Method: X-ray crystallography, resolution 2.4 angstroms. The entry became public in 1996.
This is an experimental structure of RNA, with 24 nucleotides shown.
Crystallisation conditions: pH 7.00, VAPOR DIFFUSION.
The 1996 paper behind the entry is "The structure of an RNA dodecamer shows how tandem U-U base pairs increase the range of stable RNA structures and the diversity of recognition sites".
The entry is indexed under UNUSUAL RNA, DOUBLE HELIX, INTERNAL LOOP, MISMATCHED, RNA.
RNA sequence: GGCGCUUGCGUC
RNA sequence: GGCGCUUGCGUC
Numbered sequence: 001g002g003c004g005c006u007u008g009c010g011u012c
Numbered sequence: 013g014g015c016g017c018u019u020g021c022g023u024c
Stems, first nucleotide, its partner, number of pairs: 001024005008017005
C1' cells in the first nucleotide's frame, strides 16, 4: 500500500 | 448506505 469488515471526523 | 480521509481487525 490492495481488498473485506469496521472506527471517527467531514460530506452526499 | 456512497464518497474523502481515517481507526481497528483479517488477509495479501